[PDB]
C1' cells in the first nucleotide's frame, strides 16, 4: 500500500468506535442458486467465479444502549 477481523441480550441478523448521511447500488449484471479461497462467536460472515436476468437495499417502522444503506476519520485482532 492492499485485504481480511469488529457477533451480550432484543432484533431480519454477526450493530467495532465516533461523525456525517436520505437517499444507494444495479448490462460496470438486483433478488434468488451453486463452487471456491478466506474467516467463524458455529449463528453465519467475507472475497472471487459460474448461473439466473431486473431488482434489491437504506429512510420509515420494528427491536434496541446505539440502528442498519452508502460515505469519512479512526480504533481492534490477523494475513499477503
Nucleotide at each position: 500500500g492492499g485485504g481480511a477481523u469488529g457477533c451480550g441480550u432484543a432484533g431480519g441478523a454477526u450493530a467495532g468506535g465516533u461523525g456525517g448521511g436520505a437517499g444507494c447500488c444495479u448490462g460496470u449484471g438486483a433478488a434468488c442458486c451453486c463452487c471456491c479461497g478466506c474467516c467463524u462467536c458455529c449463528g453465519g460472515g467475507u472475497g472471487g467465479g459460474g448461473g439466473g436476468g431486473a431488482g434489491g437495499c437504506g429512510c420509515c417502522g420494528g427491536u434496541g444502549a446505539a440502528a442498519u444503506a452508502c460515505c469519512a476519520c479512526c480504533c481492534u485482532u490477523c494475513c499477503c
Background
Entry title: Crystal structure of mutant ribosomal protein T217A TthL1 in complex with 80nt 23S RNA from Thermus thermophilus. An RNA structure from Thermus thermophilus, in which 80 nucleotides are resolved. Rfam match: Bacterial large subunit ribosomal RNA. Gene Ontology terms of the family: structural constituent of ribosome and ribosome. The entry also contains 50S ribosomal protein L1, not shown here. Ions in the entry include chloride, sulfate, sodium and magnesium. It was solved by X-ray diffraction to 1.9 A.